[PDB]
Context: one part of a larger RNA, bound to proteins that are not shown
RNA sequence: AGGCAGUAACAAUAUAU
RNA sequence: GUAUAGAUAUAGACUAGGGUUUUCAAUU
RNA sequence: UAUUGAAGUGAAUCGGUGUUAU
RNA sequence: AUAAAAACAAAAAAGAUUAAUAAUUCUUUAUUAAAUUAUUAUAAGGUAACUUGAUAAUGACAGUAUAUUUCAAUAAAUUUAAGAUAAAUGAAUUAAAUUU
RNA sequence: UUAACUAUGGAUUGUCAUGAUAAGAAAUAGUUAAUUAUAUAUACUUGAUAAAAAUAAAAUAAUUUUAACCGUACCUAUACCGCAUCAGGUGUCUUUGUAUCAUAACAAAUAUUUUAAAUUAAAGUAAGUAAGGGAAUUCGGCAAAUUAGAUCUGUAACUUUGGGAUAAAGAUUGGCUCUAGCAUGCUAGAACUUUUACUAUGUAAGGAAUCUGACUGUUUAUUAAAAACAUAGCUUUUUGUAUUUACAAGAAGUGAAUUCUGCCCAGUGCAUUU
RNA sequence: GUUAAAGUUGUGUAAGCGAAUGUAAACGGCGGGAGUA
RNA sequence: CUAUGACUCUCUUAAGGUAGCCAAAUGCCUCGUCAUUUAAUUGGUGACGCGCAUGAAUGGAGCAACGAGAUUCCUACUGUCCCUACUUACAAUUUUGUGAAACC
Numbered sequence: 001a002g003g004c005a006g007u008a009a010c011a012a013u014a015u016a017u
Numbered sequence: 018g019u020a021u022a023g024a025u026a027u028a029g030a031c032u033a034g035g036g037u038u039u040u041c042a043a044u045u
Numbered sequence: 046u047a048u049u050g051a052a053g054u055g056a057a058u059c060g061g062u063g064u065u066a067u
Numbered sequence: 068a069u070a071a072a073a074a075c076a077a078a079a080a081a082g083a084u085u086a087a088u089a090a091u092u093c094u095u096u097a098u099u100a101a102a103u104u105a106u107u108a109u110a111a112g113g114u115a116a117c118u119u120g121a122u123a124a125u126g127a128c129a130g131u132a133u134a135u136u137u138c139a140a141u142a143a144a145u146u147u148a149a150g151a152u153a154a155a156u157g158a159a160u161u162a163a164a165u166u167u
Numbered sequence: 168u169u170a171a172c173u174a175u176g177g178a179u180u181g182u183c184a185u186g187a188u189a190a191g192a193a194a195u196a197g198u199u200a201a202u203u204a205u206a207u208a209u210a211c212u213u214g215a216u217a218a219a220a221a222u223a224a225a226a227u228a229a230u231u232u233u234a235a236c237c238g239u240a241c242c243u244a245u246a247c248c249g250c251a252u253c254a255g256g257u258g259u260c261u262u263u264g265u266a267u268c269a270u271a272a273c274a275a276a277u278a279u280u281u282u283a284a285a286u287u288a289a290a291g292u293a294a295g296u297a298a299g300g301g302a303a304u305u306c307g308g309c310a311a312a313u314u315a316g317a318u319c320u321g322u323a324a325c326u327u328u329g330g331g332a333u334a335a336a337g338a339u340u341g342g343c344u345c346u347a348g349c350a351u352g353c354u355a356g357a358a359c360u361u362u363u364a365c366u367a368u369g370u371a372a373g374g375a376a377u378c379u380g381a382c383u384g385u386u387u388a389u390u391a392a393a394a395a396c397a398u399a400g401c402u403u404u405u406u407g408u409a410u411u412u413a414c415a416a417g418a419a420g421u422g423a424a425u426u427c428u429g430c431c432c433a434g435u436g437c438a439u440u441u
Numbered sequence: 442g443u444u445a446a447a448g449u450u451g452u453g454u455a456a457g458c459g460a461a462u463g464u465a466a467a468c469g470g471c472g473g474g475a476g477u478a
Numbered sequence: 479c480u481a482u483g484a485c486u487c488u489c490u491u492a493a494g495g496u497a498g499c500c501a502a503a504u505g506c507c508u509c510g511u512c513a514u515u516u517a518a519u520u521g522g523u524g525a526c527g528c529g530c531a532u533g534a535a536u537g538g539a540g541c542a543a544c545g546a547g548a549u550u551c552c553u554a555c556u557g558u559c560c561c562u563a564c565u566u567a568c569a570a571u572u573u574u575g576u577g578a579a580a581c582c
C1' cells in the first nucleotide's frame, strides 16, 4: 500500500411556532 | 418551541481509588 | 463530553499529629 | 524490642450569605484548656438511708430468647391554603401547624 | 406507678415464665434513682467464660494582638479496575403511599432523551393455543404438562421408641344484610343473590423396591460435586529432668449405633539379652 | 563365631552383623489325589 | 437299583479360608439353572453354588433417619410421537450514517 468490500457488525421520539 | 406531550431508568450520602474534570467567558 | 484564558478550597470544639495489641 | 484516618480519648448548635467554600465567613445564644486579677469556708444538719464549697475514683469489654411501647410514627379533632368535575354526592382528595 | 435502702412490725406473699423469706414477708413512714431500643430486668448454650495502655480533683465574678502544623473544590459509576463512553467486579449507611403472614407488583421523588420504510419472503431467537390417542418417540419421560395457599376430618408397614408425617385420602372458600361471644378487633352460625369464588402476582406430582455413603459440612477459580476428603466412635504406640508436666504432650490405622472380629512367627520387619 | 584406627619397650580391651526368646486391630498368607453304604 | 460319600487311606507345611455372603460396583465360559414381572426381556427382583480371581478393623454382616448420588415398575399428566397447523415481538429482506477481519 491491494483484493474480499462500501461487504459483516453497530446507531437511528411527535408537533405550523 | 426557554413551550405542549411521549419514552426508558429507584434515588442520595462517608472511605479506597482519580486529580482540576469545579464555576464563568469567548470560539466549536 | 472540544480549545484558550481567569476565578475558586478560610477551623480552640471536623479528621491526622496522642495510647497500646503481651 | 519498628503495628490502627472503623478500638481508647478536653470541648457547639441553629439562621442566613457566594457564579463557585461553609459544623470553617457573618448575626444570635453556648462550651473547654492555659496564663494574670478581685473575694473566702477550713465545717454544719439528720436515729438511719443521706442533703450542702469540705478529693483519690476508673479507662474495660461474649452470644441467644422473652416481657416492657420512652421516643417516634399512625389515627382522630381543629385552623389557614391549593387543584380539578357534562353532570350528581351528610360536605370528597392533597399540603402546613397545635393538641390527644 | 416501679426498683433498691432505712426505721417500726413479727409470718406471709409474686411473675408472661423460673420464685422470694427467722442471715427477717405483707402493711405503714421515709431517702435515693428511673440508664431513652446500640436501653432495663430475668432466663437459656460451652472440655469456647468472652483485649491492652496513656489518663482526675473541687466555690463566685472578670480579662486576652491566648490556643501552633497539614488536608477542606469536584465524581459513585459515560469522572474507579478490566488496553475503551465494556451487559463483568468493588467496604458502610439512609430512603414516601396502597398492600390481614409475607413475597411479588405498581405508583411517588429525581435524573436522561430527538426523527428512513411496513397487513407481503424463506430459514432463525423468545412467548402462546390445539380435534382423537396417551410414552407407541428415545440410550433414558431429556424438554413441557399436572399438584400447590388457608380451615376441618383422617393417617399405614417399619423403627436406633426420638421418628416415619405437612404421610397417603376426602370436604369447604365470593358479594351483601344481620345475629351471638369478650379480649374490642378477632372467631363461630344464619338469611338473600349470581354465565359460582386462593389462583393477576406467588405457591410440594405421588407410591413400591435395589446398590452405595451414617448425618450437618468441604473440594479440582475456566469441561469431573461424587460412592472422594473430613467428622464424632473404636484401637495401637513413645515420653516422669516439658516456659506448659501423663484426665498431659508427640506418631499411625479404620470410620455413627447393633452383632461379630477365626488359624499361621516358616519369609520380611520391630523389641530384649549373652 | 566375624570385625577399623590411634596409642605402648611390647600385649590386651568398641558398637554393629550372626545366634536365642517374644510379637499378626505390623507387611502379609490361609493345598491336592484315591477307594467305601 | 442307579447316584452321592457321613467314614477311611495318602503327598507335604508356617497354616491349609472357619462365622458369614454372591453370576453382587467382585463370575472368562456367560445372553449360567429355576420362579416371577411383560402380548413379546441380554433388563429388574427372589432362590442354587467345586467361588477364572468373595471373606473378617488392608474390617465382615446390616438400613431406621438423611441425599440436585446410581437403577427398575405402577397412578396422574402431557405436541416426546402418529402428523403437523395458526398468531405476535426482535433480528433478516428495503433506505441513510460510522466502516473492519480470517484467507490469497
Stems, first nucleotide, its partner, number of pairs: 002582002009576003014021002023280004028261004034242002038240001039052006057098002060237002063075002079096005099234002101231005110119003130211006142167008169200006179187002247256002263274002291568007299560002308555001316340005325330001327423001341360002344357006361364001372553007380544001384396002400421007425539003429471003434468002436464005442458002472489004498532001499529001510526006
Other pairs, nucleotide, nucleotide, family: 004580tHS006007cHS006577tWS007578tWH008577tHS012573cWW013022cWW014281cWH027262cWW027276tWS032243tWH040086cSS052087tWS056239tWH059238cWW060072cSS064220cSS065071tWH065219cSS077099cSS084089tWH085087tHS107108cHS107120tWS108121tWS115173cSS116197tSS124223tWS125222cWW126221tHS127220tHH129212cWW150159cWW152154tHS168201cWW175194cWW176193tHS177191tWS177192tHS178191tHS179192tSS184209tWS213217cWW241246tWS242246cSS244257tWH265272cWW283572cWW290569cWW297557tWH301556tHS301558tHS302308tHS302556tWH303558cWW305307tHS312555cSS315370cWW321335tHS322334tHS323332tHH324331tHS326329tWS327329cHS343358cWW363364cSS366369cHS379394cSS380541tWH382398tHS386393tWH387392tWH399422tHS407412tSS409415tWS427534tWS428535cWH431492cSS432467tWH444456tHS449451tHS470493tWS476485cWW478482tWH483484cHS483485tWS490494tWS495533tWS496534tWH497533tHS501508cWH505507tWS516518tHS534537cSS541543cHS557561cWS

About this RNA:
The PDB entry is titled "Evolutionary compaction and adaptation visualized by the structure of the dormant microsporidian ribosome". An RNA structure (23S rRNA, nucleotides 1124 to 1719) from Vairimorpha necatrix, in which 582 nucleotides are resolved. Barandun et al. published it in Nat Microbiol in 2019: "Evolutionary compaction and adaptation visualized by the structure of the dormant microsporidian ribosome". The entry also models magnesium and zinc ions. An Rfam search finds the family "Archaeal large subunit ribosomal RNA" in it. The literature on the family includes a 2002 paper in BMC Bioinformatics by Cannone et al., "The comparative RNA web (CRW) site: an online database of comparative sequence and structure information for ribosomal, intron, and other RNAs". Gene Ontology terms of the family: structural constituent of ribosome and ribosome. Released in 2019, the model rests on cryo-electron microscopy data to a resolution of 3.4 angstrom.